[PDB]
The RNA (16S ribosomal RNA; E-site tRNA) from Acinetobacter baumannii ATCC 19606 = CIP 70.34 = JCM 6841 has 473 modelled nucleotides. The entry has 7 different proteins, among them 30S ribosomal protein S14, 30S ribosomal protein S10 and 30S ribosomal protein S19. Released in 2020, the model rests on electron microscopy data to a resolution of 3 angstroms. The PDB entry is titled "Acinetobacter baumannii ribosome-amikacin complex - 30S subunit head". Rfam match: Bacterial small subunit ribosomal RNA.
Context: bound to proteins that are not shown
RNA sequence: GGGCCCGCACAAGCGGUGGAGCAUGUGGUUUAAUUCGAUGCAACGCGAAGAACCUUACCUGGCCUUGACAUACUAGAAACUUUCCAGAGAUGGAUUGGU
RNA sequence: GAAUCUAGAUACAGGUGCUGCAUGGCUGUCGUCAGCUCGUGUCGUGAGAUGUUGGGUUAAGUCCCGCAACGAGCGCAACCCUUUUCCUUACUUGCCAGCAUUUCGGAUGGGAACUUUAAGGAUACUGCCAGUGACAAACUGGAGGAAGGCGGGGACGACGUCAAGUCAUCAUGGCCCUUACGGCCAGGGCUACACACGUGCUACAAUGGUCGGUACAAAGGGUUGCUACACAGCGAUGUGAUGCUAAUCUCAAAAAGCCGAUCGUAGUCCGGAUUGGAGUCUGCAACUCGACUCCAUGAAGUCGGAAUCGCUAGUAAUCGCGGAUCAGAAUGCCGCGGUGAAUACGUUCCCGGG
RNA sequence: GUCGGGCUCAUAACCCGAAG
Numbered sequence: 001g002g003g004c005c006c007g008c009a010c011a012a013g014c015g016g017u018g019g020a021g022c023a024u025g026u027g028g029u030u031u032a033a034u035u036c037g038a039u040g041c042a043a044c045g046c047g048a049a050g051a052a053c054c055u056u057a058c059c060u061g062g063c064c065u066u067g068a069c070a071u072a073c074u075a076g077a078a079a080c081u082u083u084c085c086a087g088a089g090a091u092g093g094a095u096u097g098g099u
Numbered sequence: 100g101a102a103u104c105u106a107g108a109u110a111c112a113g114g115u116g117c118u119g120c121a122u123g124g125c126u127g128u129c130g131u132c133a134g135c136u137c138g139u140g141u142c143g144u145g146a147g148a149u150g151u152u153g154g155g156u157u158a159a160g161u162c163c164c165g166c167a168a169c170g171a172g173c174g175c176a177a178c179c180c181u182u183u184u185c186c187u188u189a190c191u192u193g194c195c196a197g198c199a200u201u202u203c204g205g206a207u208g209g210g211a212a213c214u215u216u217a218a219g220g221a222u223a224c225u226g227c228c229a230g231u232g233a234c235a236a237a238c239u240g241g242a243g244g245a246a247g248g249c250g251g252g253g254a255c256g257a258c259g260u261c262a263a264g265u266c267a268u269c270a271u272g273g274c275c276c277u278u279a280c281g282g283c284c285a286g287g288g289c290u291a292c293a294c295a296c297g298u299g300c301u302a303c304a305a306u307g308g309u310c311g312g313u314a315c316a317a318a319g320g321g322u323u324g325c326u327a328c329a330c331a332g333c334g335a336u337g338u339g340a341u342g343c344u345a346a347u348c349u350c351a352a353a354a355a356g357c358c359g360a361u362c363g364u365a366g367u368c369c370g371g372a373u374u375g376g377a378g379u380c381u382g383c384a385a386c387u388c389g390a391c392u393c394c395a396u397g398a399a400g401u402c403g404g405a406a407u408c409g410c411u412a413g414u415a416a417u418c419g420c421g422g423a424u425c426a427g428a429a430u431g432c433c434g435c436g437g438u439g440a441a442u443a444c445g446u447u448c449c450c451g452g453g
Numbered sequence: 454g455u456c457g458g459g460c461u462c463a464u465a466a467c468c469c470g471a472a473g
Stems, first nucleotide, its partner, number of pairs: 004453004009446002013410005020301008028292002036047002058287007067111001071110002073107004080097001083094004113276002116274003122270002124265003127261001129259001134173006140149003153164003179253004184221005194210002198208003224247001227241005303403001307362007319350003324343002328339004369400001374395007416438007455471005
C1' cells in the first nucleotide's frame, strides 16, 4: 500500500436525541471559598450505593503544641459517676459519691 | 502489682502535601476478537523456516481434506449458575381433587391427589428417514419429541497494546512541612449564574384526558422495624390498638386492561413549569439548602434544521412493583414481572477487527 | 463578515441557524 472474511458496521424497519420545560454531571465565568480527581472511541446520572450539621478534604474567624493515636522513662491517683458558671463552641473553672 | 487516667521529658508521632513518568495491588480498552507456542522429524552455512500456509465449512487455529511434517500445550468448546419437559424423596406456615361439616371464609374434621416448595436424577446424539456433498467435513428438508442441530440467558476475558486510570480505598521508594502543609471548634461553601455541552424525565393529546364500577403478577424488604383494625382530618399525617424474628402477620394498591358516562380538535376538561397562601414529618436545627399534602396561579410546548443514536424476538415499544445507600433526601443505579410488534433483497459504500 | 450548532482523532473547506 493492496485482497478476502466478520460484527445492529451499512442496507430494511421501529422508536428516539438535536427543538420546549424541568432533573443531573461537566466546561467557563463568578466567589472568601465555590475541595480534589476522571478528558476522543475507553471523562461528562464518572469516584459519590445518596453535601442541611456530620460527611469535609475548602473559606472566615477562635484555639492547642511530644500532640486526637503508638512505643520505650519517671512521679502521683481505680477506672468511673453527679451539680453548676462563663463561652458560638472548642475550652476553662468550681462541686457530689467511690475505693 | 494488674488495669486506668493525669503531669513532666527525648527519640518521635501526624500529613487526603508532591511524583501513577520510581512502584505493588486493582481496573478500562482492543474484545469473548481467534489467536499465541513447544518437542521432535525435515530445509536454509546461520540468524531462521515449516508445522500454523492451500479447497471448503464453522460462533471458533471448529472439523474434513491436500501437504516434510508428526504429534502436543495454553486459548475455542466442555465442566459451573439459571429457564423449558418428566421422575423420586419430602407434606408445613404452602395445596384442596374426592368425602362430610359449614357462621360461605380451605374456614374445619380431614386428604397426599394436583399446584407449589427444593434436593437428587433422566432427557438430544445428526440417534432415525431423504437428499446435497470429494469414500469427506458440513448443509437442506421430515418423523417422533416439551424441545433439533450451540434450545434461551449469565458467569468465565489467551499472548499482548495504550509510560491508558488510580500515591484521595490500601500499601510503598524518594522528596517536602514539623508553634504547621499537624490537631480541635462555630458559621459559610461544595447548591453561585450573561453562557456552551453530555445523559435523562415530562409533554405537545382522541389508539386520548377525567369520573364511577370491575379483573390478572413476579421478585424483594420488615424487631431502633412492618403494621389488620378503629377514631380524627379534604389530605400529608396523628392517637389507640392487634399480628409478625415471617410459605403463618405486613409493605400491598399492581398499572396498563375490560364495561359505562362525558369532553368533540380548541393552546382545550391537553400540558404541567413558575409564583402567592396555609400545613405535616424526620431531625439538636430545614434561612442559605429537605421531602410530602391542600387551595389558588396555569409558561413554553401543536412532533422538532444540518446532523446523529438503540435495537434481530418474549427483543424493541409501552405499564407498573421492589431494593442498596439511607434519620430524611432518586427522574440515577441494580433488579422484577404484565401487554407485546415491524424488518433483514443483500455486502458497492461508512466504522472497527482478523 | 461575526456568533452559535453540525462533520473531524484534531483543523479548514462545507452545511444549518441567528444577529446585524
Keywords: antibiotic, amikacin, translation, ribosome. Ions in the entry include magnesium. The sample was in a buffer at pH 7.5.